[PDB]
Description:
This is an experimental structure of RNA (16S rRNA) from Homo sapiens, with 1383 nucleotides shown. Primary citation: Cheng et al., Nat Commun (2021), "A distinct assembly pathway of the human 39S late pre-mitoribosome". The PDB entry is titled "Cryo-EM structure of late human 39S mitoribosome assembly intermediates, state 4". The entry has 55 different proteins, among them Large ribosomal subunit protein bL34m, Large ribosomal subunit protein uL11m and Large ribosomal subunit protein mL54. The entry also models magnesium and zinc ions. Rfam match: Bacterial large subunit ribosomal RNA. Its family is annotated with structural constituent of ribosome and ribosome in the Gene Ontology.

Context: bound to proteins that are not shown
């Protein structure tokens, strides 16, 4: 002081239930 | 709604 | 015009019989009976409280 | 009868996507976004 | 709205692992052979590493021990028990072949074949695997090139060029298989046996790596082994426990050949 | 042969057993006794001991020689090991006659080609100790006189 | 007694009072677990999550994808080599034009691509 | 030639075909005429039955495709034989070395070198090997290797998916190397 | 297992003569590319860190960095290729692995598959 | 004739392996056990070091059976001795 | 019982029983498996070879001592046995220390740095050196040290010269400067061994090394 | 900067003959280093060689004088003097 | 050892 | 400054009366 650095929810995972297009 | 085993997405033949 | 054993890597410190499961089955009996180059290893059931 | 001493954007799914790209084909296979109550600030 | 590395604001001044002791003072003075790994021994001219951020490597039983509970019994049966039993706590890494097998996918490259096509100037010659030589096909020699124009090209030189020729289009043969005028040649740039997915986190006695702090103890008998690049037993080493002797010595003592 | 074993005592504090284990050990040089090789190797193999793969101070640097260990601060002190020496070659002067060329053989080999005695004349010179001779001759030396 | 291959190899010194110097050894003042590999035994402990607490950031426990100066580690960034290797547009002009020089070139179909220098507007 | 918007390739060229049952087709091509073969060859309809409804659909652009690239490479056919078409080797200087390519060179002319490799001017002969023309290791080997006519030996007496719509003068397999003379 | 001749051909392998020439004695001159400089664009292998000298010695036996000497203000640009045991590519040579793959067999084990026999099995039969 | 089951000999195969020490590896030699030297006086102590031997043979077949305590080839496996006691040759 | 070793585990196998069946001799023993790979591939190894360095100096070179003696009589003018004593680090060797996550070459070219144990040029001493030639020795390293033929050749031999055509070291000295005739690579052929696959310190024909220079050094003594 | 050759000294020293020296000075060649371009030649406002020009002190091992330790001698790791 | 070079 | 150069890769050097 540049290049940067920071962030939190997009979703996902394992179960339960329930047989699905 | 249409199209789709033919060279898929191709209206209609031993 | 469909319908036919898996094999092998792998363990056995090599490999050649053999070598877990996969092909629905709680806990215990029990890793017991049993099998087996009787060795690596493999392995129930009767019975029993889900 | 739903839950979590599970992840929080190199993680959790490969996934914003079986897309872009690569391969004749079977197939392989990504990356990444963050102003806020309002940016009709 | 501050800070990684990289730069900029702001280049440098004898001498040397870049510091340390210092000093009035940056340098000048004195000390001072980077780290990791593998080694008998590495400053080594052995390996790894531009650097930064992030991610990246110890998974469990048998038996012990410690601490509770209860106790000739323990345990919420199917088990153990000649103080036992029950419960807990503590202990077992990561990356890396060439391979093998199964099932697919590939002959738009290349090898060979099939079907229906095409091309081959001129001169000489007069239907010959004819001569010289273009088009085209190939690739002898050299030179350039080498992260190239190009994962085999360029430039000149050359060989065949009416044939066992070259060539477009379509089709067929498929992996211990095809195909081959055998070169282990080619089968989609990496063929002494394609490539892809799966088995599969193959296996690796082989290499490499294995991340806070601080203390303590701690070193090279041997034996077997398709074994010497390894493993098991021993010895040693560590921990906790019980108990009583350990180490070092001179006197006596230990064979004749 | 250097030495080992055993332990009653002393100096000492450790041993054995029991439970539970991991890891390391087919090294290096140095002194010593040997073996192999070349009484070669920074060689190879056994043995006893040390050091190294742990710290420090030396031998220039420095795994292994030597001094030294148990840890911290100090702008105190005493020490340990620890620095290689060496620098040599003068040397006497002097004379050597003679029985005889000592015979043997050997062309002669005569002190000096080879055998044997090796006496003896002067006060003192070897029947012979080296250069030179085919042989003699020639050059010295020993001796006698100088010190 | 001696001679080898880049360049000899501290400098120097014969006569000032044998001593001094010199360690992490030992002493001194003070404090003491506080210098091995592999291995083993211990005492602690960062972050995080949970239980129960404390609220400028704790405590006692229970847990666990729990700690990176190193795998030619994976990803992203940014350096070094380096402003280097390499790359490029014939000439003037009044931007209409003219000039100079090149080419087994050009045009078409086939096969293959699939709108890939048409107009306008915009940004670079 | 980036981004967006708007346009555009108009069928006569080309493609997308054929109602069948039975059946007919010994005669090449090569200027095809003599003439010449061997390797023996592509172009072809008839009797009858049913059939007048007529011209749709699709391709049509470009500086283009395959090579990761606006790649000195690969790329079939027709036509033009230097173009009537298409293009530009130099960003601007300077004029060092080294390097690349070219041209010229006194005298000499292979003394260079593994070797006349490269250049320069063109040529002669002898051997070795392989008879020849051909093929080969795509991307370090193009050869003495492979193949090939020729010859030998071995196997096979036969029908419909190869050999084969073949039959011992045939087919399959292996080996040597043409040829004149002899075994 | 032929043998002796034997013609043509060869980007095969050697040899000779002749010419020709920068191959050479022995190099030179120019031109083009490259080059260097100005402008635009702008990589890659490589890299522990570097405040990155010479000599002699030493040392995992071939030192910029260790000992003893000597040298020594600091930064470009262009060349060069002696060193950095320079870079590249976990040496293809050699050895090792109870690693892998072949290849051939007169190595071990098997004929499951094919073949040609035999034996049954399933048909025709005839004294 | 053809199909099936059991045997055989062939073909094609198919699976699998290719010890060790070694002054590099290969060639050659060795691989277990014992006596001597290296290793002189408890035990131990290497060699692709120096030398010598064995893979049994005899006699009877108490060459029975048991059991204190020891040794041990540097581990284990294995190996060795042995009082007493019972049964015996004597 | 005598006895130097004088032997062999487990599982199997037989065997109604007691007992016994391998030179399991690779003798702590796989129940049963060979030749080979230069097409080989992978993991490694400087634990282990080839090249180079380093150590060593058997061998190799050099010098002195002793000379026995050849040398006409003469050991030293010259050479020198048998031995001895030192040194040098070219040779063939040995070792296995560095390097196998590469120290990748024999030679030639180019350019050479150095030693002196001097081949030439420079001084001298001794000769059975009269000068000349020759032999030998001390001293001297500023300078110098050819072109061709064949074998690939280092060399060698040969031709012609020269004042002379030295011996060595320098990782070939030197291949990030060039070359590759050598020889490490895949093709073939002859000859040898092998049943074969294949193998060969035989012969031969063919045959890919790449680098834009960061640092040091140097770039008209 | 070297080296070599021819010539003067000389067919001299030396030696019986064969033969045949040295040292000083000159001239020529060549080569090496350093330049240059008037010719020649490649060429041509230049660069070059095949052309031309220039090129300077010595090196120490020995041989002698005087002379002691050791009254001669002795070149002297004696003091000393010449080549040096 | 003279030469060279030194605004 | 520029221009030229027997100086030169850039830079430096020399020259312009």
């Nucleotide at each position: 002081g540049c290049u940067a650095a920071a962030c939190c929810u997009a979703g996902c995972c394992c179960c339960a239930a329930a047989c699905c297009c | 709604c249409c199209a789709c085993c033919u060279u898929a997405c191709u209206a209609c033949c031993a | 015009a469909a319908c036919c054993u898996u094999a092998g890597c792998c363990a056995a410190a090599c490999c050649a019989u053999u070598u877990a499961c996969c092909a629905a089955a709680a806990u215990a009996a029990a890793g017991u009976a049993u099998a087996g180059g009787c060795g690596a290893u493999a392995g129930a059931a009767a019975u029993u409280g889900a | 009868c739903u839950g979590g001493c599970g992840c929080a954007a190199u993680a959790g799914a490969u996934a914003u996507a079986g897309u872009a790209c690569c391969g004749c084909a079977a197939g392989g296979g990504a990356a990444a976004g963050a102003u806020g109550a309002a940016a009709a600030a | 709205a501050c800070c990684a590395a990289g730069c900029a604001u702001a280049a440098u001044a004898u001498a040397g692992c870049a510091a340390g002791g210092a000093c009035u003072a940056a340098c000048c003075c004195c000390u001072a052979u980077a780290c990791c790994u593998u080694c008998u021994g590495c400053a080594u001219a052995a390996u790894g590493a531009a650097u930064u951020a992030a991610c990246u490597a110890g998974a469990a039983a048998u038996a012990a021990c410690u601490u509770u509970g209860c106790a000739a019994g323990g345990a919420g049966a199917g088990c153990c028990a000649a103080a036992g039993c029950u419960a807990a706590g503590a202990c077992c890494c990561c990356c890396g072949a060439a391979a093998c097998c199964a099932g697919a996918c590939g002959a738009g490259c290349u090898a060979c074949c099939u079907a229906a096509g095409a091309a081959c100037a001129g001169c000489u010659a007069a239907a010959a695997g004819a001569g010289c030589a273009c088009a085209c096909c190939c690739g002898u020699c050299u030179a350039u090139g080498u992260a190239g124009c190009a994962a085999a090209a360029u430039a000149g030189u050359g060989g065949g060029a009416a044939g066992a020729u070259u060539u477009a289009u379509a089709g067929g043969u498929a992996g211990a298989g095809g195909c081959g005028a055998c070169a282990a040649a080619c089968c989609u740039a990496c063929c002494g046996a394609g490539c892809c997915u799966g088995g599969u986190g193959a296996u690796a006695g082989c290499u490499g790596g294995u991340u806070g702090u601080c203390c303590a103890a701690g070193a090279u008998a041997g034996a077997a082994u398709c074994u010497u690049a390894g493993u098991u037993c021993a010895a040693c080493u560590u921990u906790a426990a019980a108990u009583u002797u350990g180490c070092c010595c001179a006197c006596a003592g230990a064979a004749c050949c | 042969a250097a030495a080992u074993c055993c332990c009653c005592u002393u100096g000492u504090a450790a041993a054995u057993u029991u439970a539970a284990c991991u890891g390391u050990u087919a090294g290096u040089c140095c002194a010593a006794a040997g073996a192999g090789g070349a009484a070669c190797a920074g060689c190879u193999c056994u043995u006893u001991g040390g050091a190294c793969a742990c710290u420090a101070g030396g031998a220039a640097a420095a795994a292994a020689c030597c001094u030294u260990g148990u840890a911290g601060a100090g702008a105190g002190a005493g020490u340990a090991a620890a620095a290689a020496a060496u620098u040599u070659a003068a040397c006497a002067c002097c004379c050597a006659u003679a029985g005889u060329a000592g015979g043997c053989c050997u062309a002669a080999a005569a002190g000096c080609a080879g055998c044997c005695a090796c006496c003896a004349a002067u006060u003192a010179a070897g029947a012979a100790a080296g250069c030179g001779u085919u042989c003699a001759a020639g050059c010295u030396c020993a001796a006698c006189a100088c010190c | 007694a001696a001679a080898a291959a880049u360049c000899c190899c501290a400098a120097a010194c014969a006569u000032a009072u044998a001593a001094c110097u010199g360690a992490a050894c030992u002493c001194c003042u003070c404090a003491c677990a506080c210098c091995c590999a592999a291995u083993u035994g211990g005492a602690c402990c960062a972050a995080u999550c949970u239980a129960u607490c404390a609220c400028c950031c704790u405590a006692u426990a229970g847990a666990a994808g729990a700690a990176c100066u190193a795998a030619u580690g994976u990803u992203a960034g940014u350096a070094u080599a380096a402003g280097u290797a390499a790359c490029a547009u014939g000439a003037a002009a009044a931007c209409a034009u003219u000039c100079u020089c090149c080419u087994c070139c050009g045009c078409a179909u086939a096969a293959g691509c699939c709108u890939g220098c048409g107009u306008c507007a915009g940004a670079u | 030639a980036c981004u967006g918007a708007c346009a555009a390739u108009u069928a006569a060229c080309a493609g997308c075909c054929c109602a069948a049952u039975a059946u007919c087709u010994a005669c090449a091509a090569u200027c095809a005429a003599c003439c010449a073969a061997c390797a023996a060859g592509u172009c072809a309809u008839u009797a009858u039955u049913a059939c007048c409804c007529u011209c749709a659909c699709u391709g049509u652009c470009a500086a283009c495709c395959c090579a990761a690239c606006a790649c000195a490479g690969g790329c079939a056919u027709g036509c033009u034989c230097a173009u009537a078409a298409g293009g530009a080797a130099a960003g601007g200087u300077u004029a060092a070395a080294a390097a690349a390519a070219g041209u010229a060179a006194a005298a000499g002319g292979a003394a260079c070198u593994c070797g006349g490799c490269a250049a320069a001017u063109c040529u002669u002969a002898c051997c070795c090997c392989g008879c020849c023309u051909g093929u080969u290791u795509a991307c370090c080997a193009a050869a003495a290797a492979c193949a090939u006519c020729a010859c030998c030996u071995c196997u096979a007496g036969c029908a419909u998916c190869a050999c084969c719509a073949g039959u011992a003068u045939u087919a399959g397999a292996g080996g040597c190397a043409c040829c004149g003379c002899c075994u | 297992u032929g043998g002796c001749u034997c013609c043509a051909c060869g980007a095969g392998g050697g040899u000779u003569c002749a010419g020709c020439u920068g191959u050479c004695u022995c190099u030179u001159a120019c031109u083009u590319u490259u080059a260097a400089c100005c402008a635009g664009u702008g990589a890659a292998a490589u890299u522990g860190a570097c405040c990155u000298g010479c000599c002699c010695g030493u040392g995992a036996a071939g030192a910029g960095g260790c000992g003893g000497g000597c040298a020594u203000a600091a930064c470009a640009c262009a060349g060069c290729a002696a060193g950095a045991c320079g870079a590249g590519a976990a040496g293809a040579c050699c050895c090792u692995a109870u690693g892998g793959a072949g290849c051939u067999u007169u190595a071990a084990u098997u004929u499951a598959u094919u073949a040609a026999u035999g034996c049954a099995a399933a048909c025709a039969g005839u004294a | 004739a053809c199909c099936u089951g059991c045997a055989u000999u062939a073909a094609a195969a198919a699976u699998u392996u290719c010890g060790g020490u070694u002054g590099g590896g290969g060639c050659g030699a060795c691989c277990u056990c014992g006596g001597a030297g290296c290793a002189g006086a408890a035990c131990c102590c290497a060699a692709c070091c120096u030398c010598c031997g064995a893979g049994c043979a005899g006699u009877a077949c108490a060459u029975g059976c048991u059991a204190a305590g020891a040794c041990u080839u540097c581990a284990c496996c294995a190996g060795u001795c042995a009082a007493a006691g019972c049964g015996a040759a004597c | 019982c005598u006895c130097a070793a004088u032997u062999g585990a487990u599982c199997c196998a037989a065997u109604a029983a007691c007992u016994u069946g391998a030179c399991c001799a690779a003798c702590g023993g796989a129940a049963c498996a060979a030749g080979u790979u230069a097409c080989c591939c992978u993991a490694g190894g400087g634990a282990u070879a080839a090249c180079a360095g380093c150590g060593c100096a058997a061998u190799c070179c050099u010098a002195u001592u002793c000379u026995a003696g050849a040398g006409u009589c003469c050991a030293u003018a010259u050479c020198a046995a048998c031995a001895a004593u030192a040194g040098g680090g070219u040779u063939u060797a040995c070792g296995a220390c560095c390097u196998c996550g590469a120290u990748g070459u024999u030679g030639g070219a180019u350019c050479a740095g150095g030693a002196c144990a001097u081949c030439c040029c420079g001084a001298u001493g001794g000769u059975g050196c009269a000068g000349c030639c020759g032999c030998u020795a001390u001293u001297a390293a500023a300078g110098g040290u050819u072109c061709g033929u064949u074998u690939g050749u280092u060399c060698a031999a040969c031709g012609a010269u020269u004042a002379a055509a030295g011996u060595c070291c320098u990782a070939c000295g030197u291949g990030a400067u060039c070359u590759g005739a050598g020889u490490u690579c895949a093709g073939a052929c002859c000859g040898g061994a092998g049943u074969a696959a294949u193998c060969c310190a035989g012969g031969u024909c063919g045959g890919u090394u790449u680098c834009u220079a960061u640092c040091u050094a140097c770039u008209u003594u | 900067a070297u080296u070599c050759c021819u010539c003067c000294c000389u067919g001299u020293a030396c030696g019986a003959a064969a033969g045949g020296a040295c040292a000083a000075g000159a001239g020529a060649a060549a080569u090496a280093a350093g330049g240059c371009c008037u010719a020649c030649u490649u060429c041509a406002c230049a660069a070059a060689g095949c052309g031309c020009c220039u090129u300077c002190c010595c090196c120490c091992g020995u041989a002698a004088a005087u002379g002691a330790u050791a009254u001669c001698a002795u070149c002297u790791c004696a003091a000393c003097u010449u080549a040096g | 050892a003279u030469a060279c070079c030194c605004a | 400054c520029a221009c030229c150069c027997a100086a030169g890769a850039a830079c430096a050097g020399g020259g312009u009366u």